An RNA structure (Chains: C), in which 544 nucleotides are resolved. The work is reported in "Structure, folding and flexibility of co-transcriptional RNA origami" (McRae et al., Nat Nanotechnol, 2023). The entry is indexed under RNA, origami, nanostructure. It was solved by cryo-EM to 4.08 A. It comes from the structure "RNA origami 5-helix tile". The sample was in a buffer at pH 8.
RNA sequence: GGAAUUAGAGUGUGUUCCUGAACUGCUUCGGCGGUUCGCUACGUUCUUCGGAAUGUAUAUAGUGUUCGCAUUAUACCGUAGUCCAAGCCGUGUGGUUCGCCGCACGUCGUUCGUUCGCGGACGAGCAGGUGCCAUAACCUCCAAAUGGUACCUGCGCGUGUUGUCAGCAAGGUCUAAGCUGAUAACACUAUGCUAACGACUGAAGCAUAUUGGAUUACGGGCCAAGGGCAGCUAAGAUCGGAAGCUGUCCUUGAGGAACGCACUCUGAUUCCCCUCCGGAAGGAGCCCCACAGGUAAUAAACCGAUCAUAUUACUUGUGCACUCGCAACAGUCGAGCGGGUGGUAAUGAUUGCGCCCGUUGGCUAGAAUAGACCACUAGCUAACGGCGGGUCUUGGAUCAAUGGAGGAGAUCCAGGACCCGACCCGGACUUCGGUUCGGGUGCGGCCUUAGUUCGCUGAGGCCCGUCGCAUUCGUGUGACGGUGGUUAUUGCGGUCAAGGUUUCGACUUUGAGUAUUCCUUCGGGGAUACGCUUCUUCUGGAGG
Numbered sequence: 001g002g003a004a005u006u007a008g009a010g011u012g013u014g015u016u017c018c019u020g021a022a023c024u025g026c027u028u029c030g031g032c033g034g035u036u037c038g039c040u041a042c043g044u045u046c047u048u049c050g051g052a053a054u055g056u057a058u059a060u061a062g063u064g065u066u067c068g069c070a071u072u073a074u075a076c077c078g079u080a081g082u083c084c085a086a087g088c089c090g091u092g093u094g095g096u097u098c099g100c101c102g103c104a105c106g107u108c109g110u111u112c113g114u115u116c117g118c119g120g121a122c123g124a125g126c127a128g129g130u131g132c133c134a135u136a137a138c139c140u141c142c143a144a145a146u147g148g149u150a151c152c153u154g155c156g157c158g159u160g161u162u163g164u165c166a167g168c169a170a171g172g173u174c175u176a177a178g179c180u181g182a183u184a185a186c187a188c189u190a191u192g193c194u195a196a197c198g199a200c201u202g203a204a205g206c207a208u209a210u211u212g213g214a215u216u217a218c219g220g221g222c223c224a225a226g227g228g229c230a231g232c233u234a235a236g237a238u239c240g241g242a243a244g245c246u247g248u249c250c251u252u253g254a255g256g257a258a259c260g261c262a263c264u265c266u267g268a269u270u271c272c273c274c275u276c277c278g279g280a281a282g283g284a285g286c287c288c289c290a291c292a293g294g295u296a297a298u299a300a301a302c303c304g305a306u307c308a309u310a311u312u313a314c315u316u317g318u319g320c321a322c323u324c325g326c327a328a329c330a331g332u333c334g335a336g337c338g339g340g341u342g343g344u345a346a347u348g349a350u351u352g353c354g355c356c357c358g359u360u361g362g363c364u365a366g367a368a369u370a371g372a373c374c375a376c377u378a379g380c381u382a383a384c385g386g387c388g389g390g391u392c393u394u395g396g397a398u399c400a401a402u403g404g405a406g407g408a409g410a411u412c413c414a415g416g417a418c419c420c421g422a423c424c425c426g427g428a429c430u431u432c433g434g435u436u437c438g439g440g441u442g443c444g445g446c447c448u449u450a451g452u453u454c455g456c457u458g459a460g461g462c463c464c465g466u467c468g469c470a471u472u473c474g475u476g477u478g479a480c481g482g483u484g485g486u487u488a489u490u491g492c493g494g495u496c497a498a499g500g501u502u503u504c505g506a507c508u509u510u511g512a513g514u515a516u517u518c519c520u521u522c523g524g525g526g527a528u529a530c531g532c533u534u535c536u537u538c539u540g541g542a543g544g
Stems, first nucleotide, its partner, number of pairs: 001272019020037007038222002040057007058075007076220011087157002089106007107124007125155011138407006158188011171374006189209006197334006223253011236307006273544014287494002289319011320342007343492011354443002356386011387421013422441008444463008464481007495512007513530007
Other pairs, nucleotide, nucleotide, family: 027031cWW028030cHS047050tWS048050cHS097098cHS097099cHS115117tSS136144tWW137401tWS169177tWW170368tWS195203tWW196328tWS234242tWW235301tWS300308tWW327335tWW367375tWW400408tWW452455tHS502505tWS520523tWS
C1' cells in the first nucleotide's frame, strides 16, 4: 500500500411507518381521502392586510394581446458551428478581475519636425559589401589571409525553409551530393498519423486537440437528488467493465422514525502483496565488453483481458574493417537479411626467380563524400637497356614563397643530338710504336674454353639454395627448402594464464573468478577454502 473487516461519523438511497402546515373533496358531524408539500422573483385571484391559492421565469427596452401571455431587437450567460491568430525578449498601445490577455512595432544616444503615428538629421555600436594602400618573393599577373583607410549597405534574439554566394575541398579540371558560414526573402500553438526492424532529430502532406479574438445558429431563474445520452479522469496501444467528474435531455422535491443498502471520512483489529535496508540459513553459478535469441518478472494504471516497448534476472548463442541494397522526405545510431571491396593469419592450388640502376607500358594505392578525366609520386608486374667527360637541345623536379598561373635565372635528374676520352676483343696495314674499321661495355656467382710466371686475365654461355636422375659439352629434368606474384577455402572483439613460432618487432593455438591441495594420461580432472553474482527459506526495521 491492498483486502477481510470492525467501531463510530457523514452523505444519499429505496422499503415500511409516523408526524405537521395550508387548501380541497366526501360524510351519519364523527373522521377519512386527495393535493401542495425545495428556494427566489414577477403577475393573476381570494385576502381577516396576517396570509393563502394559482400561473409564469436570465435583464434592457419596444410592440401586440384574453389579466395571464406572445412577439421583435439589444445586452449577458451557456452549448454547438465557422473563420482567424499563436517561438522568445523589449517598447508602445488597448481592456481584464490584482492576477492576465490582445494588438502594433523593433540596435543605442542625441536631437529636430510633431497625428494614435512616427518621420528627418547627426553620432555611436554590430555585421556585411566595394575601392585604394600596405605586409611577400628574381619579375609579372590573379585569388585568399592580415592590417589600415575611404565609401556604401543594412539592423532585437532563437529555430526552420527557399533562393544566391563563399568555404570544408586536395596537384588540377568537371559533374553531383552532404556539411559549415554569410546574404535576401518567407514561416513560427500542441499531440498523433502517412512511416518502415527499433530508437532519435528536422521537414512535408494531413488528422485531432489546446487557448485568444471575431462571427453564425440554438437555448435560458436558482438549489438538491435520480435516470438517459455524450465526453473526460486514464497510461505505450486495443477491448471490456467499474467508480468519480463536466455538459446536455428528462423526471422528482415538507418533517422524523425504523429497516437495511450504497459511497466516503476517522480509528482499530486481522490477513496479504511489493520495495529498500539489516541479519541468518540452504542451493546454483562463475573472466571482461558489445549485440542478438529464449524464459520469467517488473515498469503499469481503478479492475480484468490481449498485445507492444523498456528494464532486471536466468539461459542459449554471436564477434576483423569498410560499403551498397531491402530502406523511405532528409539526416543520425543500433540490428536483421542479402550483396560487394578491402585488410590480415593459416592451409591449399597456380605461376615466376641472382643483385643494382635507368626506361617503356599495364595494374593498384597515395586521394578526399562519391563519380569521371588529366597530371604527379610510390609499389607490383612484365618488356627493354646499362663505361666516363664535354657541348648543345628538350622535358620534369627543386631553389621558392599562402596558393595558382606566366616569364626568367641557378641547381639536380632523365631523353635526344654532336664531340672527346678510358678499357678490351677481332681485321687492316704500319719495322713496330701507331693509325683505321667493326663490336663490346653496370655488379656478384657458376660453367665451358684459352693464355699468363703461381698470382691473374680474356672470350663464350648461364643464373634463387640443396639433393637425385639424364644429356656430347651446353644444359635438361624431378624432389625438397627459400622467396615473391596470382588465386581458392577458412579463421579474426578485450584481459589474463599456459603452450607454439619468431626478425624478438609480433603473431598463433588452447583455456577461464582467486588461493591451496591432490590425481593425472599432463589433454584434463577434481577437492577444500576465499571472493562475487545470484535463486530459495526464515527474520528484524522502514516505506508503499